[PDB]
Context: bound to proteins that are not shown
Molecule: RNU2; MINX
Organism: Homo sapiens
RNA sequence: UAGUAUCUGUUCUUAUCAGUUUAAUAUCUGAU
RNA sequence: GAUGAUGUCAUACU
Numbered sequence: 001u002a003g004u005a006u007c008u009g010u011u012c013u014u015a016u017c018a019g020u021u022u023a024a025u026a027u028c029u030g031a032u
Numbered sequence: 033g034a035u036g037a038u039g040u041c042a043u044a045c046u
């Protein structure tokens, strides 16, 4: 040749519940 | 004291 790893950059309302899913978050889907 | 996820990076090893 095309696979992995390490720096740089980004990383998503200090407003509320329900459903799929998750070990729990997270994600996604609806309502306020 | 909790460093994760992604790519246009860029750099290394197979």
Base pairs, nucleotide, nucleotide: 002046003045004044005043006042009038010037011036015032016031017030018029019028